This is an experimental structure of RNA (tRNALys) from Escherichia coli (strain K12), with 76 nucleotides shown. The work is reported in "Ensemble cryo-EM elucidates the mechanism of translation fidelity" (Loveland et al., Nature, 2017). The entry has 53 different proteins, among them 50S ribosomal protein L21, 30S ribosomal protein S21 and 50S ribosomal protein L14. Taxonomically the source falls in Escherichia coli (Bacteria, Enterobacterales, Enterobacteriaceae, Escherichia). The depositors describe the entry as "70S ribosome bound with near-cognate ternary complex base-paired to A site codon, closed 30S (Structure III-nc)". An Rfam search finds the family "tRNA" in it. On this family, see Hou, Trends Biochem Sci 1993: "The tertiary structure of tRNA and the development of the genetic code". About the family: Transfer RNA (tRNA) molecules are approximately 80 nucleotides in length. By type it is a transfer RNA. The model includes bound lysine (LYS). The entry also models magnesium ions. Released in 2017, the model rests on cryo-EM data to a resolution of 3.8 angstroms.
[PDB]
RNA sequence: GGGUCGUUAGCUCAGUUGGUAGAGCAGUUGACUUUUAAUCAAUUGGUCGCAGGUUCGAAUCCUGCACGACCCACCA
Repeated sequence: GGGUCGUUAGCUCAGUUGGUAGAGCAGUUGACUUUUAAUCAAUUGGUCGCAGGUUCGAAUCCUGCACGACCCACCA
């Protein structure tokens, strides 16, 4: 140089005829509290790896790169 595959709330992870992204633990905000847990109430959270194209529409198919882990050449 090249040739394949992997990446989703914070963490662990879902998710195929292509059709508005879910599950807990977290944790955020209250209350009692010295501060918390606990207990009663509520609850946001990805700008679906980063970009682009196709599609009417994309976690989903196709392109290119980044970052790895696996494969062959790299030999003035």